[PDB]
Context: bound to proteins that are not shown
DNA sequence: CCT
DNA sequence: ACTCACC
DNA sequence: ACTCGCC
C1' cells in the first nucleotide's frame, strides 16, 4: 500500500430447521 | 402463539 | 437450532 | 463502530 478471513459490541428488517 |  | 444482509 | 488474523 492492495485484497481477504474471523470475530466483538450495537442497530434494521426479513427467511429457516426440528418440535408441541 | 411457545421452545 | 440456525441464514439472509444491509446500516 | 471496533478488535484479531491471514495473502
Nucleotide at each position: 500500500u492492495g485484497g481477504c478471513g474471523a470475530g466483538u459490541g450495537g442497530g434494521u428488517g426479513a427467511g429457516u430447521g426440528a418440535g408441541g